Entry title: E. coli 50S ribosome bound to compound streptogramin A analog 3142. This is an experimental structure of RNA (23S ribosomal RNA, nucleotides 1 to 525) from Escherichia coli, with 525 nucleotides shown. The organism belongs to Escherichia, within Bacteria. Rfam match: Bacterial large subunit ribosomal RNA. The literature on the family includes a 2002 paper in BMC Bioinformatics by Cannone et al., "The comparative RNA web (CRW) site: an online database of comparative sequence and structure information for ribosomal, intron, and other RNAs". The entry has 8 different proteins, among them 50S ribosomal protein L4, 50S ribosomal protein L34 and 50S ribosomal protein L2. The structure was determined by electron microscopy at 1.91 A resolution and released in 2023.

[PDB]
Context: one part of a larger RNA
RNA sequence: GGUUAAGCGACUAAGCGUACACGGUGGAUGCCCUGGCAGUCAGAGGCGAUGAAGGACGUGCUAAUCUGCGAUAAGCGUCGGUAAGGUGAUAUGAACCGUUAUAACCGGCGAUUUCCGAAUGGGGAAACCCAGUGUGUUUCGACACACUAUCAUUAACUGAAUCCAUAGGUUAAUGAGGCGAACCGGGGGAACUGAAACAUCUAAGUACCCCGAGGAAAAGAAAUCAACCGAGAUUCCCCCAGUAGCGGCGAGCGAACGGGGAGCAGCCCAGAGCCUGAAUCAGUGUGUGUGUUAGUGGAAGCGUCUGGAAAGGCGCGCGAUACAGGGUGACAGCCCCGUACACAAAAAUGCACAUGCUGUGAGCUCGAUGAGUAGGGCGGGACACGUGGUAUCCUGUCUGAAUAUGGGGGGACCAUCCUCCAAGGCUAAAUACUCCUGACUGACCGAUAGUGAACCAGUACCGUGAGGGAAAGGCGAAAAGAACCCCGGCGAGGGGAGUGAAAAAGAACCUGAAACCGUGUACGU
Numbered sequence: 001g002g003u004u005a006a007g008c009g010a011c012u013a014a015g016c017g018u019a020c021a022c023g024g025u026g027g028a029u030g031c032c033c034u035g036g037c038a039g040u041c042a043g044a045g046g047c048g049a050u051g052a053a054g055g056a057c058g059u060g061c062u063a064a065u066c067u068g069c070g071a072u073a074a075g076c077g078u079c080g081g082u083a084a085g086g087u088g089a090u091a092u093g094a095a096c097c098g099u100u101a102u103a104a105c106c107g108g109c110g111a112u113u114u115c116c117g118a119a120u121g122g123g124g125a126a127a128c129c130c131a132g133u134g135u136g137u138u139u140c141g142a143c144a145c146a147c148u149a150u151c152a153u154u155a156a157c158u159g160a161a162u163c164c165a166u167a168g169g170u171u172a173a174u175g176a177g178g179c180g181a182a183c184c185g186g187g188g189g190a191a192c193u194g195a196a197a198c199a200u201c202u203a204a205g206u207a208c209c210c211c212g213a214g215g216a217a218a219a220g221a222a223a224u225c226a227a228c229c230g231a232g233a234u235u236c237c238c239c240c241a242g243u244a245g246c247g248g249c250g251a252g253c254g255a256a257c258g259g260g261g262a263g264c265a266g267c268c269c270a271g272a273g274c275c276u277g278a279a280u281c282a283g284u285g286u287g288u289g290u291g292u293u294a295g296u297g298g299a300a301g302c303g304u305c306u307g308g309a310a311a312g313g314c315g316c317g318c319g320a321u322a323c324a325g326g327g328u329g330a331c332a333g334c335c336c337c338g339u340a341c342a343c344a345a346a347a348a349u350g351c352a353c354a355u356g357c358u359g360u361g362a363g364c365u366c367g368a369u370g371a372g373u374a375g376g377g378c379g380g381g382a383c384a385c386g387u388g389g390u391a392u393c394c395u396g397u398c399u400g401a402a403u404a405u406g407g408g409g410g411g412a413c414c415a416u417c418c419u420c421c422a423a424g425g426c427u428a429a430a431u432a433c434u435c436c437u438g439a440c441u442g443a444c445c446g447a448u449a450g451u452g453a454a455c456c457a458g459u460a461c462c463g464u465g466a467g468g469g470a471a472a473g474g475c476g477a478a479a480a481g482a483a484c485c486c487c488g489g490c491g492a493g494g495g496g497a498g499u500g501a502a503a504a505a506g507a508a509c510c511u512g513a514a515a516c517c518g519u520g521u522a523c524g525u
Base pairs, nucleotide, nucleotide: 015525016524017523018522019521020520021519022518023517024516030510031474032473035445036444037442038441039440040439041438042437043436044434045433046179047178054116055115056114057070058069059068061093064090065089066088076110077109078108079107080106081105085097086096087095121130122129123128131148132147133146134145135144136143137142150176151175152174153173154172155171156170157169158168183214184212185211186210187209188208194201198248224231225230235262236261237260238259239258245253246252266426267425268424269370271366272365273364274363281359282358283357284356285355286354287353288352289351290350291349292348293347295343296342297341301316302315303314304313305312317334318333319323325337326336327335375399376398377397378396379395380394381393382392385411406421407420408419409418410417461468462467481509484496485495486494487493
C1' cells in the first nucleotide's frame, strides 16, 4: 500500500426561521395654509305686489360645469376714478379690442331684468295649461301692449224679503299678504329626571307649538317704598344673601328692605273761557360741516462668499411720524405690494347744525279727576311664599261700593299714625341679540384636527317621505409636464434621451413611518 470487518462521520433544504441589505404595498409623521373656531371695535339691523327669499331654463367663438348676467342675457347708457394692457374660471386656442383717453378694470346713478315662487286673470302633478276685457295694429291669418286674485278701510253708485231702511251687489283709492339666525312681548305647554321607590313637590313656565312687533322690544312718571327720619318713574350691573322665608319643613326652591353704580326726562286726554296760534314735535326743501360708497402720492443698498436660486454669512452705507403685514428661486426697513403720513368726489347717501315753507300749538284763570270698577263669595293661577295665621296681584263664575266732607297700602285683623291717589294714555338713555358688512386680535385647530363641508358639500349616496349624510388638500422656484429612439397590440407598462438643484420630485407626483408582501446574503433546521 491492498482486501475484509467494527466504530465514528461532515457535505442535502422541498420548504421554514432569525439577522442584515435592497424593494413593494400603505399613507403615519414633520413642514405648509386662499379653510375653520372664538372674540374685540366699528357698521348695518331688514328684504317684498316698483314682484322678495329660493329656484327653473336660458345666455359666450363654447361640448360641459362653475361664476356673472336675463331674449339689450360673462352684458347696455351716463357721470367719475383709473391707464397699457384686455375679451371671468377649469383652459389652451381661435377671432378681435386698446395704448393718452368711448379697450378693459373700479365706483355712483340709470336701463334691461324670461319662467316658477306670497304669485295675485282662472287652473295646476312648481318652473306648465287655459282665458276675459280694453287699446293700437293688417299682408284679414293673425300680432303687440296693458289690465283683470283675496282681504281690510274709505268713498261713490246701485240695491231684497219690506214703505223708508238695512243686508247685499258694482266701481274707485289706500294698505296688507310672503321670507328671514338671534334677541323681544304675548297665547298654550310636556316628560324623562331628582326625591336614591312614588302621588304633593322637582325638572319648569324649561323643551316644543302658535300669534305679534321693533332695531331694539318690554317696562315706565308712584292708589310705590319707608318708618314718625326720609326716599322720589322705568330698565341694567355689584351687594344685601344662599340670609328672611317657602318646603311629603323631604329633595329642593329662595326674596325684599337697604347700600354702591350705569343712565337720567318728564308729559298729555277725560274742558271751557281769555290772551293767540307765540313752545316743541313730525314732514318738506335749501345751505354749511362731517362720514360712507371708486381713488392719489408715499422714504431709503451696494460689494463679496456659499448656493440651482440670496432676502442668508462677511464688509461698508442709507430711510424711519414708515422695523404692521404679505410676496419675491433659502430669513428683505432700503426688490415689489404696502405701512406711517399727507391728499381726493361728477354723482348718490347717513349723521349733524342753520334755515324758507306744510301740520300740531305754548301760556294764564276757572273747572273736572277714569263703575259693572274697588271690594266680596266660589274655583284656579301669579307673588321666594305648596292655604298655611296669609297680606298683595290676575280673573272663569256670581255679586257689588264710596266720589277727596272720600279711597288704596303699610303681610291675618282692629285702632292710631304715616304715605299715596287705581279703575285713560305717551315717553329717549343706560339693557338683549348678530343672518349680514369692514378692520383687527388669539399661550385657538392645522386635513381622523378645525364648520358636516380647506377640494364644484348639504354634493355623491341612502330613504316613499320628513330626514340622514360622507370620502376627497400638497409635483416644481418656474411646466421647464419628458422632443426624439427602443420593446409592446399605432396598447398598458417600461428602458434610454432630454428638462431640473433634485425625476429614488413624472403628474398613482413633498416628506414616505408601521402592519403586510417579496428578492439577495450569513447561519440554523